[PDB]
Molecule: Helix 5, 14, 15 (Small Subunit)
Organism: Escherichia coli
RNA sequence: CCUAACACAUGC
RNA sequence: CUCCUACGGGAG
RNA sequence: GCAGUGGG
RNA sequence: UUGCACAAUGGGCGCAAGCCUGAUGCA
Repeated sequence: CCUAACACAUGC
Repeated sequence: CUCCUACGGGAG
Repeated sequence: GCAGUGGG
Repeated sequence: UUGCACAAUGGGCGCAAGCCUGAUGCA
């Protein structure tokens, strides 16, 4: 995060 | 898919 | 969603 | 960066006080 509308511990 | 379960069943 | 992790 | 805050503007609720507000104002 101009790529991965990829998968997401925790707190909010 | 990932997680819990006393496997009957549940949670995101 | 804000912050963050892995990955690319 | 797993930062601070209700102080300000704006929003929800309330007769208001005020409470909530990672909007937002800031760092």